[PDB]
RNA sequence: GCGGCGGC
RNA sequence: GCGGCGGC
Repeated sequence: GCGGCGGC
Repeated sequence: GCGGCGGC
RNA backbone atom coordinates (compact mmCIF):
# COMPACT_ATOMS: atom_id res chain seq x y z
O5' G A 1 -0.75 2.89 2.32
C5' G A 1 -0.69 3.38 0.99
C4' G A 1 -0.67 2.23 0.00
C3' G A 1 -1.91 1.35 0.00
O3' G A 1 -2.96 1.96 -0.75
C1' G A 1 0.00 0.00 0.00
P C A 2 -4.49 1.67 -0.39
O5' C A 2 -4.70 0.21 -0.98
C5' C A 2 -4.61 0.02 -2.38
C4' C A 2 -4.71 -1.46 -2.67
C3' C A 2 -5.97 -2.12 -2.14
O3' C A 2 -7.03 -1.91 -3.06
C1' C A 2 -4.12 -3.44 -1.58
P G A 3 -8.51 -1.71 -2.48
O5' G A 3 -8.84 -3.20 -2.00
C5' G A 3 -8.89 -4.24 -2.96
C4' G A 3 -9.01 -5.58 -2.26
C3' G A 3 -10.11 -5.67 -1.20
O3' G A 3 -11.35 -6.00 -1.83
C1' G A 3 -8.10 -6.50 -0.33
P G A 4 -12.73 -5.81 -1.05
O5' G A 4 -12.70 -7.00 0.02
C5' G A 4 -12.92 -8.32 -0.45
C4' G A 4 -12.94 -9.29 0.72
C3' G A 4 -13.96 -8.97 1.79
O3' G A 4 -15.24 -9.42 1.37
C1' G A 4 -11.90 -9.44 2.80
P C A 5 -16.54 -8.57 1.78
O5' C A 5 -16.69 -8.98 3.31
C5' C A 5 -16.76 -10.36 3.64
C4' C A 5 -16.63 -10.54 5.14
C3' C A 5 -17.58 -9.71 5.97
O3' C A 5 -18.83 -10.39 6.06
C1' C A 5 -15.40 -9.54 6.88
P G A 6 -20.12 -9.62 6.60
O5' G A 6 -19.77 -9.64 8.15
C5' G A 6 -20.28 -8.64 9.01
C4' G A 6 -19.73 -8.86 10.40
C3' G A 6 -20.16 -7.81 11.42
O3' G A 6 -21.41 -8.16 11.99
C1' G A 6 -17.82 -8.08 11.52
P G A 7 -22.44 -6.99 12.34
O5' G A 7 -21.68 -6.23 13.52
C5' G A 7 -21.41 -6.85 14.77
C4' G A 7 -20.74 -5.82 15.66
C3' G A 7 -21.45 -4.47 15.71
O3' G A 7 -22.53 -4.52 16.64
C1' G A 7 -19.16 -4.11 15.35
P C A 8 -23.86 -3.67 16.36
O5' C A 8 -23.44 -2.14 16.51
C5' C A 8 -22.94 -1.68 17.76
C4' C A 8 -22.43 -0.25 17.62
C3' C A 8 -23.36 0.73 16.93
O3' C A 8 -24.38 1.20 17.82
C1' C A 8 -21.19 0.99 16.07
O5' G B 1 -16.27 8.52 6.42
C5' G B 1 -16.43 9.88 6.84
C4' G B 1 -16.86 9.97 8.30
C3' G B 1 -16.14 8.99 9.23
O3' G B 1 -14.92 9.56 9.69
C1' G B 1 -18.44 8.82 9.57
P C B 2 -13.69 8.61 10.06
O5' C B 2 -14.13 7.94 11.44
C5' C B 2 -14.19 8.75 12.58
C4' C B 2 -14.59 7.87 13.76
C3' C B 2 -13.69 6.67 13.97
O3' C B 2 -12.58 7.01 14.76
C1' C B 2 -15.92 5.99 14.00
P G B 3 -11.17 6.35 14.43
O5' G B 3 -11.36 4.78 14.74
C5' G B 3 -11.08 4.27 16.01
C4' G B 3 -11.82 2.97 16.22
C3' G B 3 -11.17 1.73 15.62
O3' G B 3 -10.07 1.31 16.41
C1' G B 3 -13.48 1.68 15.24
P G B 4 -8.95 0.36 15.78
O5' G B 4 -9.62 -1.08 15.88
C5' G B 4 -10.16 -1.55 17.10
C4' G B 4 -10.86 -2.88 16.86
C3' G B 4 -10.00 -3.91 16.15
O3' G B 4 -9.18 -4.61 17.08
C1' G B 4 -12.12 -3.82 15.14
P C B 5 -7.79 -5.21 16.57
O5' C B 5 -8.26 -6.49 15.73
C5' C B 5 -8.91 -7.58 16.40
C4' C B 5 -9.28 -8.66 15.40
C3' C B 5 -8.17 -9.10 14.46
O3' C B 5 -7.33 -10.06 15.09
C1' C B 5 -10.10 -8.68 13.21
P G B 6 -5.86 -10.33 14.53
O5' G B 6 -6.17 -11.43 13.42
C5' G B 6 -5.42 -11.52 12.22
C4' G B 6 -6.25 -12.34 11.24
C3' G B 6 -5.65 -12.53 9.86
O3' G B 6 -4.75 -13.63 9.90
C1' G B 6 -7.89 -11.83 9.65
P G B 7 -3.38 -13.55 9.09
O5' G B 7 -3.88 -13.41 7.59
C5' G B 7 -4.50 -14.51 6.93
C4' G B 7 -4.74 -14.15 5.48
C3' G B 7 -3.55 -13.58 4.74
O3' G B 7 -2.71 -14.63 4.30
C1' G B 7 -5.44 -12.27 4.29
P C B 8 -1.14 -14.40 4.20
O5' C B 8 -1.00 -13.43 2.95
C5' C B 8 -1.37 -13.90 1.67
C4' C B 8 -1.29 -12.78 0.65
C3' C B 8 0.04 -12.06 0.53
O3' C B 8 0.87 -12.80 -0.34
C1' C B 8 -1.69 -10.46 0.63